[PDB]
Molecule: RNase P RNA
Organism: Escherichia coli
RNA sequence: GAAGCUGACCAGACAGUCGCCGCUUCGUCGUCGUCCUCUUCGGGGGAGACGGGCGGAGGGGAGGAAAGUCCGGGCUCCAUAGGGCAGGGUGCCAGGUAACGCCUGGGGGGGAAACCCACGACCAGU
RNA sequence: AAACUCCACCCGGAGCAAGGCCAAAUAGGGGUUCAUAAGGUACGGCCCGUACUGAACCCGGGUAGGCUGCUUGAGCCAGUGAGCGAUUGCUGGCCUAGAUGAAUGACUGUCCACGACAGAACCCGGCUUAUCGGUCAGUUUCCCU
Repeated sequence: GAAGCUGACCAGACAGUCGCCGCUUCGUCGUCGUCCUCUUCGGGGGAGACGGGCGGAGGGGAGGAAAGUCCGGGCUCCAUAGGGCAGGGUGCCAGGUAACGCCUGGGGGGGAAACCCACGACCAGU
Repeated sequence: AAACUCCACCCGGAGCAAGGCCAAAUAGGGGUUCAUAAGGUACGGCCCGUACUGAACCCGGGUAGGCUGCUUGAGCCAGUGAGCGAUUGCUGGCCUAGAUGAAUGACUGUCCACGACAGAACCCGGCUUAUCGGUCAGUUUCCCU
C1' cells in the first nucleotide's frame, strides 16, 4: 500500500423570492350580567380572564431509524367469594434495571466467532 | 426432554376518539310481574355457588361543539468516586414539533463527502427489519512496504 470486519460521527452548508403552523411580548376592538373607587351611572378609570382582539416584533418547527405487532412499563375507565381445573410465558449460576423474551460477568458443553448454545430433574417416570 | 409426562414462579380487559371539565338534552306513567336460566353478575375457557345480580317491546329519541390530557423526558451536559463488566453514588448547570384531510418550495455560486433508508400523533426502555455512501479508531489476510 490493496482487501475484509467492529466501533464513533455524518449522509449536506450558505446565502438565494413568497408562504404554513405553533411559543412570548407590544399596544388595539368587543365581553365580563368579574373586582375595586368616583360617578351625569347613558357610566368612566385601573387590575385580571375570554373572544380573529389587527397588525408589528423576537426567537422557532421532521430519526439513527420517528417505521413493527416483537416485548416491558408510565397514566386513565370498567370489573373483581376464594376453590380448583384448563391455558400461556419463563426455566445454568451470579449481578444491572421500575420491569422484561432487555443488558453484563462467570462456570458446563458446544467449540472456534457454536466465545456462542437449553445449560429445569433422560432417570423423579422410555 | 430445542423426542412425551411433570418440578417451580407469574399471568383481568380496553385504550389520549381513554377519560376529566363544560356547554347542553328535551322519561319511555311501566310489565304475566319477579330479580331464575332478560344479565355465564365477576370468576368466564370450564364448574364449586358468593347476594348469584333490574329487565321484554311499545308509548324510543338526546350534547354531535369547545378546553384540558399534550410534550420537563423512570431527561441532557460537565466534574468526581464505586464496580472486571453492565450500571450507579455525590455536586453544579439547560428547557422554541405538537399539527387536527393533519404544518418544508423558489434559483446562483460551494470546502457538491455529488446526497440514502425514511415520517412524529400520549410517553418511555430494548431488538427487528431498510439504508448510495463519506471521514477517523481498532482489527486480520495479501508482503512491492